[PDB]
Context: bound to proteins that are not shown
RNA sequence: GACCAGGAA
DNA sequence: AGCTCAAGTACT
DNA sequence: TTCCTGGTCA
DNA sequence: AGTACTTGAGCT
Repeated sequence: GACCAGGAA
């Protein structure tokens, strides 16, 4: 940096 | 064989 | 859909 | 998340 996953006014 | 559809898809 | 975490991949 | 269109296949 892809990608996946989880959680917020 | 073709022709009809329901049931299949991706996408917001 | 504007923020912010955590993992694995050459 | 329900509707879109569009694909798909099965039946008479």